The PDB entry is titled "Crystal structure of 9DB1* deoxyribozyme". Solved structure of RNA, together with DNA, 59 nucleotides shown. Crystallisation conditions: MPD, spermine, magnesium chloride, sodium chloride, sodium cacodylate. The entry also models magnesium ions.
[PDB]
Formats: sequence, structure tokens, C1' cells
RNA sequence: GCACUAGAUCGGAUG
DNA sequence: ATCCGATGGATCATACGGTCGGAGGGGTTTGCCGTTTAAGTGCC
Repeated sequence: GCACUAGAUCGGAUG
């Protein structure tokens, strides 16, 4: 300071 | 598998860490505590 490493719970939807 | 919108359901080893679950934001963004206020590589 540039880039990468994280994304739960429902419900609905798409192949 | 994938996508988006609303939620606080459960639970991301959620970028301070934590057998996180004391309230609650969601990837054009960061929940709650304890602390001393903040994580890894890689490159210029």
C1' cells in the first nucleotide's frame, strides 16, 4: 500500500 | 452446485482471538465479549 486468503441462518430462485 | 433478500434462526475455526454465541452484518462488509486496539502469506 497493491493483490490474494473469510463468509453464517432462513426462505425463495436457477442449471 | 449456484444465485439474492431479510434475519438474528446457527454459528463462519467471520482478517485481534475465541471449543466465541453475552446481539446480531453479511462479501459495494465485519456480529458479541475479553483484552491494548490488532491476522496470514506474496510483491514493489